[PDB]
Molecule: TPP riboswitch aptamer (THI element)
Organism: Escherichia coli
RNA sequence: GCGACUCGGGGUGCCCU
RNA sequence: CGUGAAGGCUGAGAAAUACCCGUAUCACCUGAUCUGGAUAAUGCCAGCGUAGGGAAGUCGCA
Ligand code: KWL
Numbered sequence: 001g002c003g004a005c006u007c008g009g010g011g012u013g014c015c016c017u
Numbered sequence: 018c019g020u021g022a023a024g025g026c027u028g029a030g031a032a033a034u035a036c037c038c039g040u041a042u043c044a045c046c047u048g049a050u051c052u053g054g055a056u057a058a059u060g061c062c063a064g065c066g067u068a069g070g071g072a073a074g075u076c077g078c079a
Stems, first nucleotide, its partner, number of pairs: 001078006007039004012033001013026003045070003051064003
C1' cells in the first nucleotide's frame, strides 16, 4: 500500500400514467 | 376517486439472494424551509463541497 475476514456505520426517495 | 403492494424514473443500492462506506474530497448526517438547470415527479443534474461531524481491528500479500 493492496486484498480477505470480522465488526461496525449509512441511505432507502419520487409517480400511479 | 382515495390510497398502497405489482409496476415505472434516478441509482452502487429506493427494504435488496443486498448495496455502499469505515480516518476520510468522491458512504452518509448537517448546513438546507439554501442557489441555477431541466422532470410526469423526486438532492433527478449542477453548486457550496479540500466546508463541520462522521464508523477499525485481525490476517495475509514466497
Ligand atoms: C446526497 C449524491 C449524488 N437507493 C438510493 C437507496 C445525499 C446525495 C447528488 C446528491 C440512489 C439510490 C437508498 C438511495 C440514494 C440514491 C441517490 C444521492 C444522495 C443521497 N438511497 N441519493 N444523500 N447525492 N447526487